RNA sequence: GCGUCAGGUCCG
RNA sequence: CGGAAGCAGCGC
Numbered sequence: 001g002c003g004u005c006a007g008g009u010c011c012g
Numbered sequence: 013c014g015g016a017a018g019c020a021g022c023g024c
Base pairs, nucleotide, nucleotide: 001024002023003022004021009016010015011014012013
Other pairs, nucleotide, nucleotide, family: 005019tHS005020tWS006019tWH007018tHS008017cWW
């Protein structure tokens, strides 16, 4: 960097 | 209920 993205966050 | 970003972890 990319994928996935607990918790937390945000939009309708 | 629908949509998104994404810190920590993990994979590469």